[PDB]
RNA sequence: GGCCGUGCUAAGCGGGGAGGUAGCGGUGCCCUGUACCUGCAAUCCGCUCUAGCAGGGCCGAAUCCCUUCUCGAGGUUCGGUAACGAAUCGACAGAAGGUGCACGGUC
Numbered sequence: 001g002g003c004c005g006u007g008c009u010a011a012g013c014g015g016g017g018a019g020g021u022a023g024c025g026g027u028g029c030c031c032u033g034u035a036c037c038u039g040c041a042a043u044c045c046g047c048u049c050u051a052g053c054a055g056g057g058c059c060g061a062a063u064c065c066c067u068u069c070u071c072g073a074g075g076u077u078c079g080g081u082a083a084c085g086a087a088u089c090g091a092c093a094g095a096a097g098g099u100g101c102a103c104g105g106u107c
Base pairs, nucleotide, nucleotide: 002106003105004104005103006102007101008100012058013057014032015031016030017029022048023047024046025045026044036056037055038054039053040052065098066097067096068095069094070093074089075088076087077086078085079084
Other pairs, nucleotide, nucleotide, family: 009060tHS009061tWH010060tHS010062tWW011059tWW014091cWS017075tSS018028cWW019027cWW021023tHS023051tWS024051tSS026041tWS032091tSS033035tHS061100tHS062099tWH071092cWW072091tHS073090tHS080082tHS080083tHS
């Protein structure tokens, strides 16, 4: 820590696959589908299991944040002469759980 009123803040302000890396991220490619901005970057840029750094801004404890499960757009690997099969990750969508603080009223 109820109820009512009023505030603040964490998180959040997109995620994913291949590849790259000692590892974690960013940049590039690709997939999602709508989703704050700016600086850095193959001569790679930035970090250390607290794992992009710096600066500015929005929301304010749940429709909105976190976790798990279901589904499945896609990606990659392997097998097959082929139609296809198996493996491995997985966006969106769905469901089930979970999570702060401060002040006043309630003598």